[PDB]
Entry title: Crystal Structure of a Plectonemic RNA Supercoil. Solved structure of RNA, 24 nucleotides shown. It was solved by X-ray crystallography to 3.2 angstroms. Crystallisation conditions: 0.2M ammonium sulfate, 26% PEG 3350, pH 7.5, VAPOR DIFFUSION, SITTING DROP, temperature 293K.

């Protein structure tokens, strides 16, 4: 960088 | 919980 994905901070 | 936008992380 092609896949499935978490968790998590600012913000209209 | 949605969601507009800029991050950080990290799992197959």
């Nucleotide at each position: 960088g092609g896949c499935u994905c978490c968790u998590u901070g600012g913000c209209a």
The work is reported in "Crystal structure of a plectonemic RNA supercoil" (Stagno et al., Nat Commun, 2012). The entry also contains N utilization substance protein B homolog, not shown here.